[PDB]
Context: bound to proteins that are not shown
RNA sequence: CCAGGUCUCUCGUCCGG
RNA sequence: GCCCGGACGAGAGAC
Numbered sequence: 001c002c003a004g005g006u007c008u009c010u011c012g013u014c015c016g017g
Numbered sequence: 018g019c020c021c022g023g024a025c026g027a028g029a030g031a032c
Base pairs, nucleotide, nucleotide: 005032006031007030008029009028010027011026012025013024014023015022016021017020
């Protein structure tokens, strides 16, 4: 100074085509 | 104006 999973969706910030 | 993609954060929802 940090410890706490698997996900979906959306919003936001920043960066690209 | 209209798409499309990326990285981070947040809320909600299921367990």
The depositors describe the entry as "Poliovirus polymerase elongation complex with CTP". The RNA has 32 modelled nucleotides. Protein in the same entry: Polymerase.